This is an experimental structure of RNA (rRNA epsilon) from Leishmania donovani, with 97 nucleotides shown. The source organism's lineage runs through Eukaryota, Discoba, Trypanosomatida, Leishmania and Leishmania donovani species complex. It comes from the structure "Cryo-EM structure of of the large subunit of Leishmania ribosome bound to paromomycin". Ions in the entry include magnesium. The reconstruction used 141,028 particles. Shalev-Benami et al. published it in Nat Commun in 2017: "Atomic resolution snapshot of Leishmania ribosome inhibition by the aminoglycoside paromomycin". Among the 42 different proteins in the entry, which are not shown, are 60S ribosomal protein L37, 60S ribosomal protein L7a and Ubiquitin-60S ribosomal protein L40.
Context: bound to proteins that are not shown
């Protein structure tokens, strides 16, 4: 001096806490479609 | 749709 | 004959809703 | 299957 490692931030196989598995512009997250499945026929209207 | 009003 | 009150019925209607979240699928 | 939303990740060490 550099490769790097922690932490913070995100995920859950992991977990009292640490630690661990994992990601770090990545369909990773949000929020919608669709499947999947639960219930059992909604509010309105009209015979 | 058991049955009741009204006109 | 008409018009109105009645729980309940039946139609639109295997509708509404719910569906990942301590963490079901599918780019 | 579809759009949204990130816009030179931030600190601390490795380093008398």
């Nucleotide at each position: 001096u550099a490769c790097g490692u922690c932490c913070c931030u995100c995920u859950c196989c992991a977990a009292a806490c640490g630690a661990g598995a994992g990601a770090a512009c990545a369909u990773g997250c949000a929020u919608g479609g669709g499947c999947u499945g639960g219930c059992a026929u909604g509010a309105g209207c009209g015979g | 749709g058991g049955g009741g009003c009204u006109c | 004959g008409u018009c109105c009150c009645g729980a309940g019925g039946c139609g639109c209607u295997g509708a509404a809703c719910c569906u990942u979240g301590a963490g079901g699928c599918c780019u | 299957c579809a759009u949204g939303c990130u816009c030179a990740g931030g600190g601390a060490c490795a380093c008398a």